[PDB]
Context: one part of a larger RNA, bound to proteins that are not shown
């Protein structure tokens, strides 16, 4: 040193199951999506329905499409992302890195050049966060005397 | 039809905003694999009472029909009839006869009361023994025949319709569904919960947030 | 750093609970006291009178007893928030339509100027941020403290933190939760509960007390019940009297009565009750408590002369024991048994005992760090020369190193786990490659005290049976691993 499995706040339980053995015996396939990682190509990408070419249900080549992506919004009709030919979101902040780039010594001194610290810069300061803007659309206010501006029209040729 | 003018009607464009947004601010996606996770498919495995469709049964039992069969021995003594008596009559009274009745006692047969007897892993999924019920009847019975499932059939208990009945049996739909019970199969290593929130015809259940793990990524002579 | 982030110190704000309070409000509530008064409830001496006492109850004022989940002037402890610096502090003068002003001094913003020592403490288990909205869960339960309902409950419901669930181990005999402590595998040493025997360690060359329990003496927290009230049981303690004028106790005296005053007929003649209450005597005697001595008597616990000649008396308190204390199978300090303890209280040393702590060996995990000129690369020991004294270089004399760069090497810490997640590893069957694999000279399978290896799943091996097929590696897999399902089939 209680008998295991189990549900339970709590099982050795007077909870349930199990006399013993052998074999069998329970998280799968599929459609669709998501995240993650792998891989290929990358403003692309994916032939896979077919057709070719043959060597065999494979492998190979390939047209034209199409999907998804590259442009959105709006109920709809419309409309559609600033003058970067040069600003990665424009601007700001926080910013790893960079012969960057400026400024005393240690170390090898071709007396050069190197490498290391507190410094002056520049950079989209990469990325990512934070903020402030701008643009497309929608809707609403409004500044349209609309000055206007152009155009079927006042001009002739025709 | 065309190209020559300035002007103002029919028209288009142009000014400032604010707010909204799954949009933009110079592309990052598409194809494919694998694991995880949510969903629909038998859906981790087993498990209902049900419900539908088409069939099968009256060899049991129920009732009905057709055609058969069968039920000791006694008891009791209704009308009808006869012979006597009695009475003015009406009609009474005694004997016999006779042999009716869902009458009685009881054998066969059919039944099932009581012992709450036997037996109760039985002789037997209803039997055994003894007691008892009925026994000429609305009686018992064979074969044939009819009625069939939300149907039948019922002197009626939800009884009976093949050990099945408050909807038989068979096969399929069907691996029906289950917020419920049960089980869910190798080792070591590391990290390690929850029983609370809101909401729900919600209270044995979700979805939600919390708690957990995995995977990173941005910031180490 | 001056990146920050989390319990204290400092600064500041917040709070109405404990306590406090009712001579503050609001609600209660108890008693008197002093009074305005003209309310009287009528009085009282009086027809009412005011001619006086005021009578009482109102009303007023200074007090008073006691208090409130739904009261509060006051007001803690423990709490809640914020702050404690470059993201800063003072400037200078610019921008603005919104912005305000009659100010393009405001107020926000955008820039240059100037600022010793980053402005309490302690810490840094690495912290930050995303995604799978990722699994399980969404019955809880116990405890101190505070709480509500309920007579109570091993009951019901909450706040707080710690626990069990999910967790072994040491202690409480026993036990979910209590006390201690959390856990790799070992060796040693040291630790709260214990030390008469079970049972490791004291019957302690350690003590002072307490307690005698005739049917449970008593014996460790939680905890396994026991009270109120008592004890001239014993132990300690507090207050007051008597006392060395002789008490206390005891042997030795009186206790009748001035009187049945009355109260009184069970009855009071020294006495139920009892309005009442006044008297003997001295050394020294009670209108005196009594079952009831029908009523009487006596009597004797006071007084006081003795002997005695020394402490006596009560009242009170809280230790232990007793009492109070009654259940059903036979029985429980755990058992035995213990009584100058082996019980209780207060202590002393000395030991024993965990999986805790320390050191060390080994496993893992975590985190950090090193190493990759192989061509004559690096060293190390000698052996010749430039020269410094000494070192360096050329040369000749032996090795170590092609670190499954997924490897080796170095150092530290660390280890509980259900539900659950994740890594690596192992069994089974296949397919593609591969092993110039194995096999009738014995494959698969089975059997086994053959010997092993592995933390482990499992693996390799000998022998025995067996008779024709099978295995290691890389990839990709799948009808992939069984103790349970009142599982299924079969056998027992």
């Nucleotide at each position: 040193a209680c008998c295991c499995g189990u549900c339970u706040u709590g099982a050795a339980a007077c909870a349930c199951g199990g006399a013993c053995c052998a074999a069998g015996g329970a998280g799968u396939c599929u459609a669709a999506c998501a995240u993650a990682u792998g891989u290929g190509c990358a403003a692309g990408u994916u032939a896979u329905u077919g057709g070719g070419a043959u060597a065999u249900a494979a492998a190979c080549c390939u047209a034209a499409u199409a999907g998804c992506g590259u442009a959105a919004u709006u109920a709809a009709c419309u409309u559609g992302a600033c003058u970067a030919a040069u600003a990665a979101u424009g601007g700001g902040a926080u910013u790893a890195g960079u012969u960057u780039u400026u400024u005393a010594g240690c170390u090898a001194u071709u007396u050069a050049u190197a490498g290391c610290u507190a410094a002056u810069u520049a950079a989209c300061a990469c990325a990512a966060u934070c903020c402030c803007g701008g643009g497309g659309c929608g809707u609403u206010c409004u500044a349209u005397a609309u000055a206007g501006u152009u155009a079927u029209g006042u001009a002739u040729a025709a | 039809u065309u190209a020559u003018g300035c002007c103002u009607c029919u028209a288009a464009c142009u000014g400032g905003a604010a707010c909204g947004u799954a949009c933009c601010u110079u592309g990052a996606g598409c194809a494919u694999a694998u694991a995880u996770g949510c969903u629909g498919u038998g859906a981790c495995c087993c498990g209902a009472a049900a419900g539908a469709u088409g069939g099968u049964g009256a060899a049991c039992u129920a009732u009905a029909c057709u055609u058969g069969a069968u039920c000791a021995g006694g008891u009791u003594g209704a009308a009808g009839u006869c012979a006597g008596g009695g009475g003015a009559a009406a009609c009474c009274c005694u004997g016999a006869u006779g042999g009716a009745a869902g009458a009685c006692c009881g054998a066969a047969a059919c039944a099932g009361u009581u012992c709450u007897g036997a037996c109760g892993u039985g002789c037997a999924a209803a039997u055994c023994g003894a007691u008892u019920g009925u026994c000429a009847g609305a009686a018992u019975u064979g074969a044939g025949u009819a009625u069939a499932g939300g149907g039948g059939c019922g002197a009626a208990a939800g009884a009976c319709c093949a050990a099945u009945c408050g909807a038989a049996c068979c096969a399929u739909c069907u691996a029906g569904u289950a917020g419920c019970u049960g089980g869910u199969u190798c080792c070591u290593u590391c990290c390690g919960a929850a029983g609370u929130u809101u909401c729900c015809c919600u209270c044995a259940g979700g979805a939600u947030a919390g708690c957990u793990g995995g995977u990173g990524c941005a910031u180490a002579u | 750093a001056a990146a920050u982030a989390a319990u204290c110190u400092u600064a500041u704000c917040u709070g109405g609970u404990a306590a406090a309070g009712c001579g503050a409000a609001u609600g209660a509530u108890u008693a008197g006291a002093g009074g305005c008064c003209u309310u009287a409830g009528g009085g009282u001496c009086g027809a009412a009178a005011c001619g006086a006492u005021c009578u009482u109850a109102a009303c007023c004022u200074a007090u008073u007893c006691u208090c409130a989940a739904a009261c509060u002037u006051u007001a803690a402890a423990u709490g809640g928030g914020u702050a404690a610096g470059a993201a800063c502090c003072u400037u200078a003068a610019c921008u603005u339509u919104c912005u305000u002003g009659a100010u393009a001094u405001g107020a926000a913003g955008a820039u240059c100027a100037a600022g010793g020592u980053u402005a309490u403490g302690a810490u840094a288990u690495a912290a930050a941020u995303g995604u799978c909205c990722c699994a399980g869960u969404g019955g809880g339960c116990c405890a101190c403290u505070u709480u509500u309902g309920g007579u109570a409950a091993g009951c019901a419901g909450a706040a707080c933190u710690g626990g069990c669930g999910c967790u072994g181990u040491g202690g409480g005999a026993u036990g979910a939760a209590c006390c201690a402590a959390a856990c790799g595998u070992a060796a040693u040493g040291u630790u709260a509960c214990g030390u008469g025997c079970c049972c490791a360690a004291a019957u302690u060359a350690a003590c002072a007390a307490c307690u005698c329990a005739u049917g449970c003496a008593g014996a460790u927290a939680c905890c396994a019940u026991g009270a109120a009230a008592g004890g001239c049981g014993u132990u300690g303690g507090u207050u007051g009297c008597u006392u060395a004028a002789a008490a206390c106790a005891g042997c030795a005296g009186g206790a009748c009565g001035g009187u049945g005053a009355u109260c009184a007929u069970g009855g009071a003649a020294g006495u139920c009750g009892a309005a009442a209450u006044c008297c003997g005597c001295u050394a020294a005697g009670g209108a005196g408590u009594g079952u009831g001595u029908a009523a009487c008597a006596a009597c004797u616990c006071a007084c006081c002369u003795g002997c005695c000649g020394a402490a006596g008396c009560a009242a009170c308190u809280a230790g232990c024991c007793c009492u109070u204390a009654a259940a059903a199978u036979g029985g429980a300090u755990g058992g035995c048994g213990c009584u100058u303890a082996a019980g209780u209280u207060g202590u002393a040393u000395a030991c024993c005992u965990a999986u805790a702590c320390a050191u060390u060996a080994c496993c893992g995990c975590u985190a950090a760090a090193g190493u990759a000129g192989a061509u004559g690369a690096u060293u190390u020991a000698u052996a010749u020369u430039a020269c410094u004294u000494g070192u360096g270089a050329u040369a000749u004399a032996a090795a170590u190193u092609u670190u499954g760069a997924a490897a080796c090497u170095u150092u530290a810490g660390u280890g509980a786990g259900u539900a659950g997640g994740a890594a690596g590893g192992u069994a089974c069957a296949a397919u593609g490659g591969u092993a110039u694999g194995c096999g009738u000279a014995g494959a698969a399978g089975u059997g086994u005290u053959u010997g092993g290896c592995g933390u482990a799943a499992g693996c390799c091996u000998g022998c025995a049976u067996g008779g024709a097929g099978c295995u290691g590696c890389c990839a990709u897999u799948g009808g992939u691993a069984c103790a349970g399902a009142u599982c299924u089939u079969g056998g027992u």
An RNA structure (28S ribosomal RNA, nucleotides 785 to 1683) from Drosophila melanogaster, in which 871 nucleotides are resolved. The work is reported in "Ribosome heterogeneity in Drosophila melanogaster gonads through paralog-switching" (Hopes et al., Nucleic Acids Res., 2022). The reconstruction used 185,913 particles. It holds a match to the Rfam family "Eukaryotic large subunit ribosomal RNA". Keywords: Specialised ribosome, Drosophila melanogaster, Ovary, RIBOSOME. Released in 2021, the model rests on electron microscopy data to a resolution of 3 angstroms.